Description
23S rRNA, nucleotides 2028 to 2874 from Porphyromonas gingivalis: 726 nucleotides with solved positions. Entry title: 70S P. gingivalis ribosome erm-delta-porN strain. The 2025 paper behind the entry is "Structural studies of ribosome from an anaerobic Bacteroidetes human pathogen Porphyromonas gingivalis". Among the 51 different proteins in the entry, which are not shown, are Large ribosomal subunit protein uL4, Small ribosomal subunit protein uS7 and Large ribosomal subunit protein bL20. Released in 2025, the model rests on electron microscopy data to a resolution of 2.7 angstrom. It holds a match to the Rfam family "Bacterial large subunit ribosomal RNA". A reference for the family is Yusupov et al. (2001), "Crystal structure of the ribosome at 5.5 A resolution", Science. The organism belongs to Porphyromonas, within Bacteria.
Context: one part of a larger RNA, bound to proteins that are not shown
RNA sequence: GUAGUAUCGGUGAAGAUGCCGAUUACCCGCAACGGGACGAAAAGACCCCGUGAACCUUUACUAUAGCUUUACAUUGUAUU
RNA sequence: GGAUACUAACUCGCG
RNA sequence: GCGAGGACAGUGUAUGGUGGGUAGUUUGACUGGGGUGGUCGCCUCCAAAAGCGUAACGGAGGCUUCUAAAGGUACCCUCAGGCCGA
RNA sequence: ACCGGUC
RNA sequence: AGAGUGUAAUGGCACAAGGGUGCUUGACUGGGAGACAAACAAGUCGCACAGGUAGGAAACUAGAGCAUAGUGAUCCGGUGGU
RNA sequence: CCGCAUGGAAGGGCCAUCGCUCAAAGGAUAAAAGGUACUCCGGGGAUAACAGGCUGAUCACUCCCAAGAG
RNA sequence: AUCGACGGAGUGGUUUGGCACCU
RNA sequence: GAUGUCGGCUCGUCACAUCCUGGGGCUGGAGAAGGUCCCAAGGGUUGGGCU
RNA sequence: CGCCCAUUAAAGUGGCACGCGAGCUGGGUUCAGAACGUCGUGAGACAGUUCGGUCUCUAUCUGUUGUGGGCGCAGGAAAUUUGCGAGGGUCUGACACUAGUAC
RNA sequence: GGACCGUGUUGGACAGACCCCUGGUUUACCGGUUGUACCGCCAGGUGCACCGCCGGGUAUCCACGUCUGGUAAGGAUAAGUGCUGAAAGCAUCUAAGCACGAAGCCGGCCUCAAGAUAAGAUUUCCAUAA
RNA sequence: AGGGUGGUUAAAGACUAUGACCUUGAUAGGCUGCAGGUGUAUGAUUGGUAACAAUUAAGCCGAGCAGUACUAAUAGCCC
Numbered sequence: 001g002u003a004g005u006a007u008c009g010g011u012g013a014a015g016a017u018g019c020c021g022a023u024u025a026c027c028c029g030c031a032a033c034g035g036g037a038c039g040a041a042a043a044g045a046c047c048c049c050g051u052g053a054a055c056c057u058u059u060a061c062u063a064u065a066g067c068u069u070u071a072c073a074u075u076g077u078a079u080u
Numbered sequence: 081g082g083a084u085a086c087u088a089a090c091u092c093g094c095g
Numbered sequence: 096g097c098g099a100g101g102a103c104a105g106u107g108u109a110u111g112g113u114g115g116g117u118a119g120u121u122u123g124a125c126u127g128g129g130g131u132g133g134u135c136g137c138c139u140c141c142a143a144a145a146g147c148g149u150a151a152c153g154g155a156g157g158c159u160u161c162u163a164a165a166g167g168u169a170c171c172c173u174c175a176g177g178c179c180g181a
Numbered sequence: 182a183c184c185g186g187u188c
Numbered sequence: 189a190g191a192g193u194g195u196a197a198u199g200g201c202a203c204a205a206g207g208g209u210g211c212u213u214g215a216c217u218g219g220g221a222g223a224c225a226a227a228c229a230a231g232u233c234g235c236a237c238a239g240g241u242a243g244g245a246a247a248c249u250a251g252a253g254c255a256u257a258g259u260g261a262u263c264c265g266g267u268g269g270u
Numbered sequence: 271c272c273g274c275a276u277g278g279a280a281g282g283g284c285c286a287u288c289g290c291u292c293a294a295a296g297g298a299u300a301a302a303a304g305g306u307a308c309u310c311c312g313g314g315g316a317u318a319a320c321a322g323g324c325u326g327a328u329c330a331c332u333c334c335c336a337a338g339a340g
Numbered sequence: 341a342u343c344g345a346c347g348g349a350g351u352g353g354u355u356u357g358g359c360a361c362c363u
Numbered sequence: 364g365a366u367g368u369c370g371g372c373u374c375g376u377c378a379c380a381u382c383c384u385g386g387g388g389c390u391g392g393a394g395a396a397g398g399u400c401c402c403a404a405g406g407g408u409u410g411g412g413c414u
Numbered sequence: 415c416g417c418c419c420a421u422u423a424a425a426g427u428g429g430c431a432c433g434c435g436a437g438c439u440g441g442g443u444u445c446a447g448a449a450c451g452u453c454g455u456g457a458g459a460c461a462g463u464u465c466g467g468u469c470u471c472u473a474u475c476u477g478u479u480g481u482g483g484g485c486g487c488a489g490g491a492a493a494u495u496u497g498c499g500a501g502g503g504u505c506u507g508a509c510a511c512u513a514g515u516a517c
Numbered sequence: 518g519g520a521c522c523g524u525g526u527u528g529g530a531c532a533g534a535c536c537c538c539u540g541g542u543u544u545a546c547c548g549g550u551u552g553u554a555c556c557g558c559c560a561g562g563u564g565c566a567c568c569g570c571c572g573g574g575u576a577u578c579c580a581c582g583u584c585u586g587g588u589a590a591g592g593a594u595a596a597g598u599g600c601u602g603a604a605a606g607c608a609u610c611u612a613a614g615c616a617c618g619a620a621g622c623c624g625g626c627c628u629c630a631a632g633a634u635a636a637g638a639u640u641u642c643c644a645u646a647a
Numbered sequence: 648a649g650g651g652u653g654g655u656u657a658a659a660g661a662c663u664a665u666g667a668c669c670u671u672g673a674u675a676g677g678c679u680g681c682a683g684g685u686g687u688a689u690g691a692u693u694g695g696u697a698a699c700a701a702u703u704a705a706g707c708c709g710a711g712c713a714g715u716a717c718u719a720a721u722a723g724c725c726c
Stems, first nucleotide, its partner, number of pairs: 003017001006023005026484008035476003039471002047314004052310002054306004060120005066113003070109005076086004090100005123135003132152001136158006159295001160194001161253002166212003170208003178185001180183001192201002195258001197256003217238002222233003228296001241250003265288008321363001322361001323359003327356001329352006338343002369441001370439003374433001375430005382407003386401005409420005447465004451460003485632001489643007499629004505529007517518001531586005539580003546573005551566005591623002597617004649726004653669005674719003677715005683708003690703003694699001
Other pairs, nucleotide, nucleotide, family: 002018cWW003004tSS011016tWH014322cSS014323cSS030661tWS034035cHS034473tWS034476cWW037436tWH044046tHS046318cWW047128tSS048317cWS051298tWH057456cSS058060cWH061115tHH065114tHS069110cWW075102tWS075104tHH076088tWS080082cWH087102tWH089101tHS090104tWS114116cHS120302tWS121303cWH122304cWH138196tWS139197tSS142151tHS143150tHH144149tWW156196cSS157257tWS159259tHS159293tWW161165tWS164213tWW164215tHH168243tSS169209cWH173204tWH174190cWH174191cSS177187cWW178186cWS181182cWW191204tWW200205tWS214240cWH214250cWH216239cWH217251cWH218251cWH219235tHS219236tHS220234tWS221234tWS237251tWH244246tHS244247tHS259293cHH260292tWS260297tSS261292tHS264289cWW273280cWH274277tWH299301cWH304457tSS306308cHS315319cWH320366cWW326327cHS326353tWS326356cHS328353cWW328355cWW335346cWW336345tHS337344tHS340341tWS353355cHS354380tHH360361cHS366431tWS373434cWW379404tHS381383cHS382404tWH383423cSS385402cWH394516cWS394518tSS402595cSS403620cWS407424tSS414415tHS421425tWH422424tHS423505tWS423506cHS434437cHS440469tWS446467tHS454456tHS454457tHS481662tWS481663tWS486636tWS490648tSS496631tWH497633tHS498630tHS512522cWW514519tWS516519tHS530587cWH536580tWH538582cWS542577cWW543576tHS545574tHS575710cWH580581cSS580582tHS589624cWW593621cWW594619tWH596618tHS601611tWH601613tWS602612tHS604608tWH605607tHS611613cWH632634cHS645648cWH646649cWH647650cWH654720cSS659664cWS668720tWS672716tWS672720tHS673717tWH674716tHH682709tHS686705tHS688705tHS693700cWW695697tHS695698tHS709711cHS716719cHH
C1' cells in the first nucleotide's frame, strides 16, 4: 500500500489478523465500550553525534569603539 | 636655560 | 566693541597604556552511551596458536640518554657462590 | 683484605 | 655460570661481546654488488676498489660502542664553504 | 654555480650543520576557555534513560552432606 | 519434634547488575 | 520520521510459593492452645490517622 | 515500603508493557517564573530543598456487551419442547444443649 | 483449665427479584406567600422571577426497605487410613482384587441454548380470506 | 394455512423485536362512579371597627381501579 482483516500456544529483527500446528466460526447491519491494530498527530525537545548554528560569560585567542600619555602641526614674542 | 611674563593665533561670555 | 582666558586647551597625524563596552572565532580524539578518571610517539617480554604478522580501557616494565673512552688494535687475564685457616 | 681446593 | 656486559626486558657472550696494560683517533675521505622490511613517507644490514692512516713480527682488524629505545617532516630563519 | 643592462653589494642555488615549536610526537601555519532548562537545525535505535529479549554474578527459594543446639 | 554452622547441587527471573538485539 | 509519564481510582484476569475456611502425617501433641510438613485455588480476603 | 488506631474467620504473595491515562486524576516526575543552602571569577550548576505551572483525537478493522435483517434446515406454517454445549452460583460468625463432663 | 464428635437457634457480607410496609424522588397535581404586569375598577384568575420561593404529594422508578438464595455431598478422586496378599517361606495398603477418605473434579440448583449445517422431537393446520 | 404493510396502544422498547386489541370491539382516550393527593374553594349569611373567624355545600386533581362504544382502531394493498 492492497485486503475475503478470528482465537491459542509456538516461531521469528528476540512482544503476530496475515508464518506453523491446532481450535473456533452461516451472510449483512444497528446501538454501546475502549483491550489490540507497538492506533492518529508533530522527520524525539531526553541522550549521543556534526572539525553544524545561535545567543550568553570570562584572568580563552585575536581585533576594535571609547578613554588616556607623549611627540610633531595648528604655534608666536620677551626676560631670567 | 626652566620657568615666569606678554598678546596677536585659538577658546569662551555680555552687548 | 568690552570682558575673561591663552600659546595652554581643543583638533589632525604618530605612539605607548587601558579597553567582554563591541566583534570575529577557538575550546582534540579514543571510550562496552557520554562525562569523570586514564591514555596518545618509541623500546622489551607475555597474550601470539613451534616461519613472518596479528586486537582489547588485556598482563608487566622502560625511554626522550650516555662514553674522549665505555671507540680502534696488539698482548695478557677471568667472575659469582659454598667450605677450611687466620 | 690474604691462603687453599671443590666450582 | 650463578657474575659482569652504563641504562628496562629479551636474546647473546669463554677464541669471551666480560677485566686490565701499551700505542692510538677507522667516532676516516670518495662509497653502496646485493638483500631485509614495507600503503606511502620513512627504516635496517652490507659492498668492491682507490686515497691516506692506527695497531701488529706478520696474517689481519679498524667507515664508532654485544644488539634492539634515546625523537620530529615541510615552510621560514642562523652559521661555515663555494 | 646564478640573477642587476654591466662590475660590486645584497640575495638565490648547492654542500655541511644549528635554532624555537609541533609530546594530541604524519606536526590544522609554529596564535585558541567556558555556559545554555531560552536554545536551534541535520542525523542515529550505528549509542544512553523506560518497557521487551539474552544472562543470572548478586538476590530469593528448594534440595544434598552433616559437626552441633535441643 | 523444632533449629541448624562449615561447605555443595540446582530452580526462578520478583532485587542490585552485565549485554546493547527491536523501537 | 516518539513503543510518551510514578502512585491513586475503575474494571478485571491468571498462578499457587495458602491469609481464612476444608482434609491429613509428625510432635519435645495429657486436654486446650499451638509448631512443622503434606493435599487442596472453590469462595472470601475491612475502615481510618499518616505517606 | 513502612508505622499507628479500631476491627475481622482472614486482613496472603506474585504475573498480566513493575495489567489498565485513544478509561480517569495530575498529588509526584519532564518545561519556561522565583527563592534558600552549597559549588563556580562568571554565564550558570546540584547524592538538594521550596511556592507556581495547558493531560489533544467525531472508533475504520479486530475485540467485547446487547439487539435486528437475510437465507438455510425435505414443500408452507402455528405452538409446545429434548438438550450438544456455554455461563452463573460455591463465603462465613456468634451462641445453646451434650458437659464443666473425657482428659 | 477444658474438648473431638452430634443437634438446634440467630447474625454479617454478597446476589436476584419486588414495591404491601418504612424511606427517597415525583418541572402530573393541590395549597400558602413576596414583587410586578394585564383584563376603568373590585372580586376571582393568569404570565414572569431557579419549578420565584415555601409546605405536601398518587402511579412510575428506587434503597435506606421487603422477600428469597448459598446448605448436604450423588459419583470419581487428592494427601492420607486400611483389609486380604505374593514377588522376597517374614514383612508389606498393591504387584491381582477390595473398603474408605477434602470447600478441590464431574453432577445436582439457576439462565441461555438445534446456524448442535450432526440444523433434533411431538401436536395440529395447509394458499387468500382473515 | 399462515404472514407482511397499516391502525389503537403497552407494566415491551434507542431503532428494531416483543405483547394486547382492530367494530359480534373494551386497545387507547373521553365520559360516569370509586381508591387516592391536597386541605375547606367561589359566593351568601352570621360575628368582629377592622385585619380576619364560623356555618354551608368543600373545591380542584385522580399516571391507579370498575362500568360504559361517545371518539379513534377501513381486511384496502402485497407475499